16S RRNA, nucleotides 5 to 920 from Thermus thermophilus: 893 nucleotides with solved positions. It was solved by X-ray crystallography to 2.5 angstroms. Among the 20 different proteins in the entry, which are not shown, are 30S RIBOSOMAL PROTEIN S8, 30S RIBOSOMAL PROTEIN S10 and 30S RIBOSOMAL PROTEIN S20. Kurata et al. published it in J.Biol.Chem. in 2008: "Modified Uridines with C5-Methylene Substituents at the First Position of the tRNA Anticodon Stabilize U.G Wobble Pairing During Decoding". It comes from the structure "Modified uridines with C5-methylene substituents at the first position of the tRNA anticodon stabilize U-G wobble pairing during decoding". Lineage of the source: Bacteria > Thermotogati > Deinococcota > Deinococci > Thermus thermophilus. An Rfam search finds the family "Bacterial small subunit ribosomal RNA" in it. Gene Ontology terms of the family: structural constituent of ribosome and ribosome.
Context: one part of a larger RNA, bound to proteins that are not shown
RNA sequence: UGGAGAGUUUGAUCCUGGCUCAGGGUGAACGCUGGCGGCGUGCCUAAGACAUGCAAGUCGUGCGGGCCGCGGGGUUUUACUCCGUGGUCAGCGGCGGACGGGUGAGUAACGCGUGGGUGACCUACCCGGAAGAGGGGGACAACCCGGGGAAACUCGGGCUAAUCCCCCAUGUGGACCCGCCCCUUGGGGUGUGUCCAAAGGGCUUUGCCCGCUUCCGGAUGGGCCCGCGUCCCAUCAGCUAGUUGGUGGGGUAAUGGCCCACCAAGGCGACGACGGGUAGCCGGUCUGAGAGGAUGGCCGGCCACAGGGGCACUGAGACACGGGCCCCACUCCUACGGGAGGCAGCAGUUAGGAAUCUUCCGCAAUGGGCGCAAGCCUGACGGAGCGACGCCGCUUGGAGGAAGAAGCCCUUCGGGGUGUAAACUCCUGAACCCGGGACGAAACCCCCGACGAGGGGACUGACGGUACCGGGGUAAUAGCGCCGGCCAACUCCGUGCCAGCAGCCGCGGUAAUACGGAGGGCGCGAGCGUUACCCGGAUUCACUGGGCGUAAAGGGCGUGUAGGCGGCCUGGGGCGUCCCAUGUGAAAGACCACGGCUCAACCGUGGGGGAGCGUGGGAUACGCUCAGGCUAGACGGUGGGAGAGGGUGGUGGAAUUCCCGGAGUAGCGGUGAAAUGCGCAGAUACCGGGAGGAACGCCGAUGGCGAAGGCAGCCACCUGGUCCACCCGUGACGCUGAGGCGCGAAAGCGUGGGGAGCAAACCGGAUUAGAUACCCGGGUAGUCCACGCCCUAAACGAUGCGCGCUAGGUCUCUGGGUCUCCUGGGGGCCGAAGCUAACGCGUUAAGCGCGCCGCCUGGGGAGUACGGCCGCAAGGCUGAAACUCAAAGGAAU
Repeated sequence: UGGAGAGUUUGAUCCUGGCUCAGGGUGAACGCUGGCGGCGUGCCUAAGACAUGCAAGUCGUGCGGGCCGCGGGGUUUUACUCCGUGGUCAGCGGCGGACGGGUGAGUAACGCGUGGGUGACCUACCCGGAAGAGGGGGACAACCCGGGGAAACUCGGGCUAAUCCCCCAUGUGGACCCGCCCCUUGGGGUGUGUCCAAAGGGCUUUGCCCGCUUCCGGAUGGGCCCGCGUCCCAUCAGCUAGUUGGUGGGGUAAUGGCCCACCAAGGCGACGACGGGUAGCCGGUCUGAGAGGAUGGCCGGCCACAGGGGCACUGAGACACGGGCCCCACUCCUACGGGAGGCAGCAGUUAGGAAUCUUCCGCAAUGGGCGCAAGCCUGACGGAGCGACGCCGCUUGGAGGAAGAAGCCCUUCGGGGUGUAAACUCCUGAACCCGGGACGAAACCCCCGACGAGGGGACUGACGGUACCGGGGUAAUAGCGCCGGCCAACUCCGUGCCAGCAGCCGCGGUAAUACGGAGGGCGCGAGCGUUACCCGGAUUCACUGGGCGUAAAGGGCGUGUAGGCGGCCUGGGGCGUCCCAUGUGAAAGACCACGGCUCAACCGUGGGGGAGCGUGGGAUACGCUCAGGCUAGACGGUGGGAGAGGGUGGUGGAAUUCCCGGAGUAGCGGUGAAAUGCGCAGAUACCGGGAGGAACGCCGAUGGCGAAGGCAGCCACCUGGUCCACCCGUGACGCUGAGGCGCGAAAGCGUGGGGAGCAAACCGGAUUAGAUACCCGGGUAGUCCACGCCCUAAACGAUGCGCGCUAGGUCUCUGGGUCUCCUGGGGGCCGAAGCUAACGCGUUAAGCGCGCCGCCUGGGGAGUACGGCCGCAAGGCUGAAACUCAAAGGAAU
C1' cells in the first nucleotide's frame, strides 16, 4: 500500500492522431434459461387522469342537551313532576389536525453547503424558580318554533351551560411614555405616571390530583442577516425607476424599498451584470494511483410543491396535501337557478412507456395525537406477498469404477476424441413426512411503599405453528456466451461476394478455425448474454500531466488600456504563506477491531480518522504593502556613423507609342509551321524635331532600411527608427498586453484626373477529336495620380514579444580600438553540448530557463449556415449543427 495495455493509416518505418476493445458501475430494460433461502430493492415516462376502501383524531376528570331504555321518589290514585342510571348522537369547549406520510414541478437563489451574526427576534406542550386565582355580568349552538331550496345547504324567532366572552378588584410582577445610571445598535437597572391577570374539574373530599394566571429562566424548535462556495452559452454586453440611497410612516415576533408618501440620483457589469438553456442542494454514491470526472435512486438533513393562479382567516406555529375564499381547466350531480370534487398518503385502476408489485396482515413492538387512567386513533410503522432487480449463502450428489460399452465426432483407416464421463457398486441424503416450538414482552396498570426511590403480581405476538431443535427420509434442475486478431478455446460437413457475420481491424466470389450445423474446446453458472448510460484505459482539455518550423495550432504588423509578472540592500507592518492550541466538521456511509444471526450478505458495539471555516497565540524566509537607499534593468546627455525607412516639391537620361519633316521601297510582322494584322493614302528599316505616360539600366550583392505590408535615377526640404564611444545625468521609471486605436501587398469599390506600354473580359487568327486554353494579332476595365473605402494573402523564417544562460570556425555589412587583431550592432554558412518523429535547429535555437499574449484538440460537412458587428459593393471578422468516414496527416525508407 499505489499507476499493465492492445487492434487499426504504410510495401515496410518512425511520429502525430482519431476510432475501437479489455475493467468497474446501474432504481435498469430485452433474449435464452431458471431450484431453495436471508437481506435489500422496485413508475427513471404523464407534477397525466383517477372508481373503491382505509389514510386524524381524542377528551363525559371542561358544559348543557336530544333520542332509545331501566330503576327510584312526591299523590289515596291518575295526571303532572323530582332523582339515579345504561346505550347512542351530535353540539358548545379544549388539545391535536403546521407532526408524521408523498413528490421533485418550480428554483442558478442566502435555495443549498460551510462558518458566523441577532443590542433586530418568536417558540404550544416539557422543566426549574417566584407570586396569584375576590366579586359581578353576558352571549351563541345544542334544543324548540317558523320560512326558502331539487340538492348542497340556508334565513329568521325563542331558551340555555361551561375550563365560552366581558366588566371591577388584587400587582408577585410585566408592558408603554419621560428622566437618571451602567452598558453600548433596541442589553441591564431605577423612579414617577398610566395600562394588564386568572377556571375550574376530580376525588380514596377537607388533603391530594388534573388544570388556570402573571413573570424570570432553562430546553427544544424556528425567523431574519452576513463571508465564502455552487452547471452551460458572450453567436446574451450592456442592465436598472422601488430602480440605489435618505427622512417620516405603515407592517411584523423582528431587521430591511418588505410597503407607502416625500427628497436625492443613484445601483449593477468583462472579477461576466442583463438575457437564454438546464437543474431541487447536501451527507454521500460510482469510477480513478491520485488529481479529477460523473452523479444525487434507496437512507439521513435542508428547501419547494399538494390540478393551475392569486388570497387571507384561525392559531405558539400555516398563508395550511386529506381547512377556507375567488378566477381558470377538467370530471360528476342538476327539477338548468345552482351545487360537488382533487391519491405528488397506503393499496388499486387507466394512460403513456422498453419498464417498476398486494385493492394483503397487525397495532404485538418502536414512534406519534388526545386522555388522570382504562383506552381510542395511527396505510407512521412492524410484518407478510409479487419480481433472480441487486447482494450473500446453498443444492442438482460423494467414493469406487475399462490400457476405456454403445451412440456420436474425427482418421494417416493403425487409431484418436467425448471420459471415469455413463452403466453399474457402495455411502450420504436437498426436497418432502412426523414431534417439539421461540426470542422479540415489560412496561402502561394493580398491590405494598409516599401516586416518589424500591419491591411484588397480572395482561399482551401481526410475523406464525414461521425460525430453530429432534426423528424419519428420496440420488434428485443446468444453462448462457464464446473459440480469425485484440482474447482463453479447432476440426468435418454444409454454403459459394449468396445466405449471412461484424465492437474495431474485417470475413463469404468452391475445399472459410470468421457465415450455418455438428463434434470438440475455452469462460462463467441460477444464471449467462444484449442494449442503453457513467468513470476508466484517454498525459485525447494535460493542475498532477500536452502542445503550435514541416503533423491541428503564432494573431499580417505596430501602439497601447486593463490585467498578469518584477533588479540589489535595509527597516516597520504581518494580507498571502507557515506553526501551535481550540471550536466546528450530526447520524448513516467509508476504514480498523471485536461481536450477533451455524457463515456471509446484513447488523451491533468501539476506535481512528478528516479538507474547509471560526477563535486565541506565535514565526517572518519568500510573496504583498509602506518607508529609505542603490545602479547592474530602462530611460536621458554629449560626440560620432551607416542606410532603396517615410512624406512633399523639383528634376535627368535610355526606351516604347503617337505626331511632324527628310530620305527610301515592297514588304513588315509573327510561329513549330502559319494565318489574322499592318503597308503604294508609302509601312518596316534610317536620320532630325515634337508630345505624352509609365518605369528607373550599369552600380546591384551572397548587400542595406523598416514593426509588418514594403522601400531602388538624381536634387532640396520636412520627418521616423537605429548603432557605436564617453560613463556624464535620472533612479526600477521595467516586460507583456484581452479590448481600443493606427498601419496594412495585389485585386477590388467611389469621385475626379490621366492613359505611352501592358492587359481580365472581349473580338479575331491558329492548334485540337473538341480547345469556351496553351501560341499569334487586337483590346475595355485595370495597371498611373489625388482624395476616400476595402483589410485579404504561401500578410512565410509556414518559427509571438522580452530577458538571462550554454564551444567554436568561416564569409560579410556598419561603428570603436593599443588596427596581424580585439570589441559592439546586423546579415549568412559549418558546427560543441543539447533538442528533434525525422528533416533538421544549434549565441540570428527549434538548446537550457522565467514572464505575458495569441492559438490547437481526428477527417469530410465548412471557413459553410444562423446570429451579431463592419462595408457603397464585392465581401470581411466571429463561426456552428445534423449527417458521415477509419482514417486525414508529418518525416524518412